[PDB]
Context: one part of a larger RNA, bound to proteins that are not shown
Formats: sequence, structure tokens, C1' cells
RNA sequence: AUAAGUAACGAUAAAGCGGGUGAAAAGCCCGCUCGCCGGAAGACCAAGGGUUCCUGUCCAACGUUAAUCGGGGCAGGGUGAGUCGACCCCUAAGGCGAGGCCGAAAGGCGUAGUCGAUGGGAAACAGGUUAAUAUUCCUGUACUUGGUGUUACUGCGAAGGGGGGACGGAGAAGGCUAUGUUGGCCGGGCGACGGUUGUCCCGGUUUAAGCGUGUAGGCUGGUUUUCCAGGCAAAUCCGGAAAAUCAAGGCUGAGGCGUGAUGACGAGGCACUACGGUGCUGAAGCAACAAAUGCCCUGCUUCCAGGAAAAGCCUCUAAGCAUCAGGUAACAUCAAAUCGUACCCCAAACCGACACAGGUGGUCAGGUAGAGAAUACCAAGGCGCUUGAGAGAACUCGGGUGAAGGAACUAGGCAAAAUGGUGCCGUAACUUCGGGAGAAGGCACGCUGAUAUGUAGGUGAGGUCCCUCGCGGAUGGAGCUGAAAUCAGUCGAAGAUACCAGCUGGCUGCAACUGUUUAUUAAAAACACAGCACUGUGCAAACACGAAAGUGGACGUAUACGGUGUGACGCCUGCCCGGUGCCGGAAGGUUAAUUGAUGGGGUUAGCGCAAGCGAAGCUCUUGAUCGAAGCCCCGGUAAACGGCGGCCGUAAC
RNA sequence: AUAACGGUCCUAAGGUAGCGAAAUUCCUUGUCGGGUAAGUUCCGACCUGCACGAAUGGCGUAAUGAUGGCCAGGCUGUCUCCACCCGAGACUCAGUGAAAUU
Repeated sequence: AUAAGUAACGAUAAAGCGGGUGAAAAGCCCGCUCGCCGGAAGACCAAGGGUUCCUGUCCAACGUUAAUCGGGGCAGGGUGAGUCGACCCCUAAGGCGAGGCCGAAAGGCGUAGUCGAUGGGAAACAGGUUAAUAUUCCUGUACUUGGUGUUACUGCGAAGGGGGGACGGAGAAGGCUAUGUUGGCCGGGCGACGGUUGUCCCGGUUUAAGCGUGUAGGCUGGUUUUCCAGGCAAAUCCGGAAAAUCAAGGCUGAGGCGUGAUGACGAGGCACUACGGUGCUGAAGCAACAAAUGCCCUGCUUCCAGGAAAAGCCUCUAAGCAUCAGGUAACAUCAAAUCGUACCCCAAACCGACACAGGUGGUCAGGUAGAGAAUACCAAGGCGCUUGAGAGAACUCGGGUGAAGGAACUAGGCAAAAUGGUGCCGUAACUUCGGGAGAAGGCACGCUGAUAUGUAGGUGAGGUCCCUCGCGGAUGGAGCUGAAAUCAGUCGAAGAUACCAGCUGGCUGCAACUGUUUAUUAAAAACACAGCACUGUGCAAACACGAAAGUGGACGUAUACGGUGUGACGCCUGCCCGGUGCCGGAAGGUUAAUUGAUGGGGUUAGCGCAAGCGAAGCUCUUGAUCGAAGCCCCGGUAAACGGCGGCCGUAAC
Repeated sequence: AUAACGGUCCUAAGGUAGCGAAAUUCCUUGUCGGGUAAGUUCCGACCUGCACGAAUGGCGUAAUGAUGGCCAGGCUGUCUCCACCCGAGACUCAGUGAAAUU
């Protein structure tokens, strides 16, 4: 190149219009309207990313279209800490590991140590402020730790002892707060169309840490003296023991209240605007009721599966120092570095090659209805998903309704339709007595009035009374909140009216059950399982990882641990040891390395006149004897692997 | 008809209880009964177990199960047999603009 200017333009949450800017506007800006999310499609973070943040400018490429717009290009700007986080102190799993032990080398393991958070360890809040940071800047009001000095007082002192830190699951209840609702209060309003001076409409009604107080409530008897085989030594601490005395002492603790705050903030008004936004001023600022899954609570109750460590911290002394140092308190002064801090963060910025319908831990939790964090509709807040415009064929997708019939469909009721709530009535076989069971089946269900101008119940003011005196009782019931029922009436075809929300029953195979599994065609009858049995294992256990040292088994010890099979429970589990394996036996046969008895050979000092013979040494070979387990052999053993008969005849048709 | 019974041969021993056309049964849609108008499936029997059988457990078993088979009521566009409708594509216009294959 072709297919082809074809498919597609990435959730069917949805757009419409006016104005602006511009070369150009469906997409940008502004405005009005509409729609969508709202246990999120809002908000804040960690992780990860790394400038994507803000402003100006530009539209080539990037953006599935255009683009004046952008997470795009380019330039500039922006991250402010004693209290947030890191670093830091401390340890967990684990890692590394001086010496060490082990290993051909490389290396392995590990002691003392030293690292390592996902856990323990000091301290800041509210308001204001930038185009873009803020518990960091500013304002106001705090808090912590350490260093130096000044005063007073005074036993300090650790690498050691003790305490503490310091710990599970479940459940129950009370007290609270966040928060909400309503009333009161304050400001505003008096209505585009009948009515609306109210028993009317709209908005606001906010305020921290800290400091003081010590409450609901939780826990524990105090105090003194003497003594002591424990806490590596010591100890005034801890543990133990024995007396005396006294009865309330101490510790912990939400919240409330007071102060902080004569402040701040504040609906709105007024004044500007460079219409984006600023300046100025500022009323009320309370009560009742409801109420968490947050807090008291690291509590309490209860259960078995029996629930980190170390430091900071407190206390004890040792050596040592000793009228010094050091300790304690007050006051003053100084210091608190460094690094992170923008922005996204259920996502167009992270993991997915993409501006990808996927994945991604923590935190926050408004209203009405509701059991609810379900669901529907909304708030705050955020969005309409980066191609549109038409048209209204087949066919495909996703839905709505359907005459008569009603599983005739089909491998199969696949899919669809259906059931669906609460209360009450009622409910079979069978059963392991729990179940089965929401069996089945059925009735009621809205609204209004009355009972009762709102009841039962909850909450609780004033007042009164007492008071070992307070965040105190007793009494009181104003106010507030408020089911459920009955009777009567009443509207509709229909009152669990929407969303939401079991189909039911009968017979039978398999697997007891809850679990587990082939990430990506199998969820099952497979695996596991509690239970059962066999078998190994006496602890330096068997067994497993490992040339080894070691380590797991186990800081366990046969009521333990490993292996194997079976697989809740019930009733049970027959016969075979010939084969294979395992266990026991051990007389006999056979048999390894080893040992080297014996025989044979080579060589040659000699002897042979020569053929030949041949000492000693050395050497080649032979293989007596010795010799364990195994095997053979002899028994046992099947919840060891396994196995569990032919043929022929015979009784009143 | 079938053999409680017997003979003989063989083995280590010849399969007991229970269950049985079964997650096992070839023949086979066995046969009989049930259910249906009609049932190769299902349920209950029978036993002729090709080729069950006792912890590679036998036979039961309440409860449990996104487990396998069968049946019924309800329910229905599953079907007789499809009709209409609402949306998203498909079609047309503008912008952008693939692919396998050859």
C1' cells in the first nucleotide's frame, strides 16, 4: 500500500439558552435553568508519583473531535515549625555479627554486640491571612525538655536489684460528648396566582488548647515497729514473717462548670469594584429534648484458645565521692538543630503500554424516611464522564407491556416471571432433642378523631426540706419528648403502595457438618476436618534442614512428638500370613574386605664335558585358614501391601 | 421349578454381616410395582452382583450443601407465535481515523 475514509471516538449522569473573548466557540469564561453523586463521584492522609501546584503567555505536537481550554509547550512564582512528621531514645520478627565453632576455596552458623517499625518514648491551640504554605506566617493565649547561673535545702551514686511500662476474645450496662431536632432569642420578610401580621416565612444563634475544680464511675484497707535461708553483692526498695494502731487513706477518671474571653467570630448592613474581589461595621449568641460505632473503658463481667519486647519513667542500693561533687525546689537566662511540608492520592498525577468501566491501606460520617454505614430523595461539597448533529429501516444490545394458553420450550424451567416487611395465629415426617422452622398456611397493616387539647414510658425546672456541706442528697413534678393499643370514622382498584425485600413443598444419590481448591474453561462426590486405628519415638527422641557446626521437633518428654491410613455420629468391621513387606529368632548352610597355608612358574650361585639340574635371594602366580551383616532357614504380623473357588447330582407337577 | 442336602477337584483362605441393575449391571430401556394420556430418567421391589462388601472401611444417618437425579404447587414471552413500545448502536451529515488479510 490494501481493507477504508470502513470500524471506532472508552460506561445511556443530560443537557438548554443568553452574554463575553476570539481568526474561529456544542466543548473555554460569566450568568440563569436542567440533570447526576452525596458511607461519595464530598473531604483529609499514608503508600506511590514528583512540580502535575499558582500566575502569565502560546496552540505546532500531545488531548481519540474543535479548542480561545488543559495534568500540553514556554517563562516566572510557590512549600516558612522547640510542640506535625522524620531524624532521635527503645526494642519485635528478622538481619548483620569482634572473638568463636564449622566448612576443599567461596563460605555456613552464631556469642558479645549492633541494626531493624508495622509497636513503646516530651510538649499548641483558636482566630486571621496568600494567586499559590500554614497546628509552620500573623494575633491572642499556652505548653515541653535540656544547658548555664543565683538562692535555699540536702546523700548522692550503676553496665547491677525491684517496680512500672505491659498488653487476649467475647459480652453487658450505666455515665457522657460529638452531633441533631425543636423552642426561645436576634436580624430580615409580608410575597409574580386564591390566601398569608401569623399557631406565618428566611437566616443566625459560634467560640480552642491551656489553667482551676474533681464529678458519673473504676481499683486498692491504711499507718507504724521489729525480724528475715529470697531478689548473683548490697539495699532503707521488692518478697516473706510477726506485732501495734486506725479506720477512711490513697490512686485513677469521661464529662460538666469556671477561667481563657471587656477578646475572637458573627446574620446582615453600609461603601467601593480593577465586578474578580476588598474595606467598614456588626444583633442575638440561650434552653429543652434526642443521641453515637466516639469517650469514661488499658474499666467491668465472663470464657479458654490463656493473650510482645526494650527504653523513657519511679525506686533501691554497689564501687566511688565524701562539709567537694551530686540531688531537690524556686528564680533568672539561654537553647531546642537538621530534613520533610507545593500538588494528586479509590485517582486523568499511584499499579494496570492509554486522560484505560479494573486494583489501591487509614480517617471524617449532616437531613427525611429506615433496624441500618441497606435503600430512596436531599445538605455541605463535587460533577454532566473531551466527538457532535440528525434520522426514527432490518438486525444486535439493555429494558417496559401483552389476548387465550401456561413448561406444550429445552439436554435441563437456561433465562424470565414470582416470593419478599413487621406483629400475631398456626405449623408435618423425621431427629443426634439443638433442630427440622421463616416449615407449610393464614390474618392485620393508610389517614383522621376519641380514649388522652399527647396516653404508657423517658427526661426533668422552680419550689420545699435536710445536709457528715458539694459537681450533695430527699421531695416535687413545670416544661420537654413520646411509643403502642382499642373504639369510631374516612379515601383509593390497591395502605409492607415507591426503592428495598425468602419462592414453597415431596422422593432420592454423594459428602457428616463450618471450611479448602485448579489466579485465567472444573468449587465438586475432590482436599481438610473433629473422631478412629496402626506404627515409630526414653530425649543428645524419632524425624527433618544441613558436607559440618548447628537448627527445627521443644525451652516439649509417651495423656508427648513424628509418620501412615480412615474420616462426625450410630450399629459394626468376618475368613486368609501361601505371595510381598515389616517384626522376632539364630542352631545350620552360604558368604566381603582381611590373612597368605600350600603348590606351580621366572631368574641364577653352583653342578653338568653337553643335554640338562638347580641353593639362597628376589619375583610372578595359586589361594588353606580366619571372617559380620545379608540371604537361605524357623516363627509372628492384614485398621501391613494384598487375597476371599470350579464341576456334577439331589425334594410332593 | 429350585436345591436346604450330597459327590469330587482345588486353595493361603474360598466373600461373613450388611447392601445390590448401584457414582459399580455388559447383556439392559432386565422384570414387576408406583407416578404420566404416553416415563431409556426417577422412586419402590426382585437378585440373574458381566465385575458390591466391611478403616485404599460396610450399612445407616438428623442437620448442612451456589452438589447430582426425579416430581408438584405458584409463576411466567421458555414455548404455541409473536406484537407493540422506551432507550443505546446500526443508517445520514461534519471532525478524527484503526485492524486481521493480500